[PDB]
Context: bound to proteins that are not shown
RNA sequence: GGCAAGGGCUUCCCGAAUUGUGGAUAGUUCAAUACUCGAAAAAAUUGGAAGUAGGGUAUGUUGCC
Numbered sequence: 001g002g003c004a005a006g007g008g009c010u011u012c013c014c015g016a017a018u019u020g021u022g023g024a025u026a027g028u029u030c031a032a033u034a035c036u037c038g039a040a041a042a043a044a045u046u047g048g049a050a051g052u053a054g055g056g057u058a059u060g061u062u063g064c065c
Base pairs, nucleotide, nucleotide: 003063006030007029008028009027011024012023013022032059033058034057035056036055037054
């Protein structure tokens, strides 16, 4: 990015009675979410009167050419 799986969401039904490893059908999309820093023109001074590109941090990111 191609291929192969599997999954989340949405909907229906079966159990339970504040004690679910149950089934099915179609749509959708699957690598990020939160927090924090933060540039470059003509100079500063400043980031809540709420900030891009690009970083850092926590939790994460399928096997295969």
The depositors describe the entry as "Structure of telomerase from Candida albicans in complexe with TWJ fragment of telomeric RNA".
An RNA with a sequence from Candida albicans SC5314: 65 nucleotides with solved positions.
It was solved together with Telomerase reverse transcriptase.
The 2021 paper behind the entry is "Crystal structures of N-terminally truncated telomerase reverse transcriptase from fungi&#8225;".
Crystals were grown from: 0.2 M sodium citrate tribasic dihydrate 0.1 M Bis-Tris propane (pH 7.5) 17% PEG2000-MME.
The entry is indexed under Telomerase, catalytic core, RNA binding, telomere, REPLICATION.